[PDB]
């Protein structure tokens, strides 16, 4: 290079797949303990990679543009 996949909370992943984004851990606050943790209650968190188009309306649909993966780049 060429072709497929991926980007969602602090880290790992669900997604609905046009109309209102969840789960685990982490984080915070309060219990418990002489104290830490383990345990319990409660809870806040997201421009959904960037842009431009459709659409009344896009994280979802389309096309480029970044980043990260996976494949091929072969015969003289």
């Nucleotide at each position: 290079a060429g072709g497929g996949g991926c980007g969602u909370a602090g880290u790992u992943c669900a997604a609905u797949u046009g109309g209102u984004a969840g789960a685990g851990c982490a984080c915070c606050g309060g219990u418990u303990u002489c104290c830490a943790a383990a345990a319990c209650c409660g809870g806040g968190u997201g421009u959904u990679g960037g842009g431009a188009g459709u659409u009344c309306g896009a994280g979802u649909c389309u096309c480029u543009c970044c980043g990260c993966c996976c494949c091929u780049g072969c015969c003289a």
Source information:
tRNA-Trp (P-site) from Escherichia coli: 76 nucleotides with solved positions. The work is reported in "Transient disome complex formation in native polysomes during ongoing protein synthesis captured by cryo-EM" (Flugel et al., Nat Commun, 2024). It holds a match to the Rfam family "tRNA". About the family: Transfer RNA (tRNA) molecules are approximately 80 nucleotides in length. Their secondary structure includes four short double-helical elements and three loops (D, anti-codon, and T loops). Further hydrogen bonds mediate the characteristic L-shaped molecular structure. tRNAs have two regions of fundamental functional importance: the anti-codon, which is responsible for specific mRNA codon recognition, and the 3' end, to which the tRNAs corresponding amino acid is attached (by aminoacyl-tRNA synthetases). tRNAs cope with the degeneracy of the genetic code in two manners: having more than one tRNA (with a specific anti-codon) for a particular amino acid; and 'wobble' base-pairing, i.e. permitting non-standard base-pairing at the 3rd anti-codon position. The literature on the family includes a 1993 paper in Trends Biochem Sci by Hou, "The tertiary structure of tRNA and the development of the genetic code". Ions in the entry include zinc and magnesium. The depositors describe the entry as "Escherichia coli paused disome complex (leading 70S non-rotated closed PRE state)". Lineage of the source: Bacteria > Pseudomonadati > Gammaproteobacteria > Enterobacterales > Escherichia. Released in 2024, the model rests on cryo-electron microscopy data to a resolution of 3.09 angstrom. The entry has 53 different proteins, among them 30S ribosomal protein S10, Small ribosomal subunit protein uS8 and 50S ribosomal protein L5.